Solved structure of RNA (RNA-A chain A; RNA-A chain B), 25 nucleotides shown. Podbevsek and Plavec published it in Nucleic Acids Res. in 2021: "Interaction between berberine and RNA for the exploration of phytochemicals role". Entry title: RNA duplex with a cytosine bulge in complex with berberine. Keywords: berberine, cytosine bulge, RNA. It was solved by solution-state NMR. It is bound to berberine (BER). The entry is an ensemble of 10 models.
[PDB]
RNA sequence: GCAGCUCGUCCUG
RNA sequence: CAGGAUAGCUGC
Numbered sequence: 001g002c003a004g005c006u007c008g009u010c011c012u013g
Numbered sequence: 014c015a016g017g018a019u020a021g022c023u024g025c
Stems, first nucleotide, its partner, number of pairs: 001025006008019006
Other pairs, nucleotide, nucleotide, family: none
């Protein structure tokens, strides 16, 4: 640099 | 529901 998996955490209206 | 910030694991 490229592909797959997790589908999480924080702020504003 | 709409907008902004945020990264760990595996293969090449």